[PDB]
Context: bound to proteins that are not shown
RNA sequence: GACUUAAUGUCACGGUACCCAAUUUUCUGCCCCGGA
RNA sequence: UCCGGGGCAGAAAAUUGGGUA
Numbered sequence: 001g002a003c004u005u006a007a008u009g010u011c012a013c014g015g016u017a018c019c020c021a022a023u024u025u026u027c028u029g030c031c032c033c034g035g036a
Numbered sequence: 037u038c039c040g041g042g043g044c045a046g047a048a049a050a051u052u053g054g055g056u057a
Stems, first nucleotide, its partner, number of pairs: 018055001020053002024049004029044004035038002
């Protein structure tokens, strides 16, 4: 120095990642004849 | 022919879908 603005005029502090959905449904802590 | 003897200890299913100019 360029890649890098144009100048008498920028409310972007001008804009909520916002609204809707039950971690739930079923399941008796129970009980006799063989094993190589 | 002979001595008897414990087991199950989680399974199946959904794992994201629609909205706003």